Background:
Primary citation: Singh et al., Cell Rep (2025), "Molecular basis of autoimmune disease protection by MDA5 variants". The RNA with a sequence from Mus musculus has 28 modelled nucleotides. Ions in the entry include tetrafluoroaluminate and zinc. Protein in the same entry: Interferon-induced helicase C domain-containing protein 1. The sample was in a buffer at pH 7.7. The entry is indexed under PROTEIN-RNA COMPLEX, HELICAL FILAMENT, ATPASE, INNATE IMMUNE RECEPTOR, IMMUNE SYSTEM. The PDB entry is titled "Cryo-EM structure of the I923V MDA5-dsRNA filament with ADP-AlF4 bound and 81-degree helical twist".
[PDB]
Context: bound to proteins that are not shown
C1' cells in the first nucleotide's frame, strides 16, 4: 500500500 | 417492522 470479516451508528423511502 | 443510501470501531489476512 491491498484484501477480507463481525459489530455499531445517522439520514431517507415502504 | 422492512428496503435503500451514507458514518464508525474492532478484527483477520497478505
Nucleotide at each position: 500500500c491491498a484484501a477480507g470479516c463481525c459489530g455499531a451508528g445517522g439520514a431517507g423511502a415502504u | 417492522a422492512u428496503c435503500u443510501c451514507c458514518u464508525c470501531g474492532g478484527c483477520u489476512u497478505g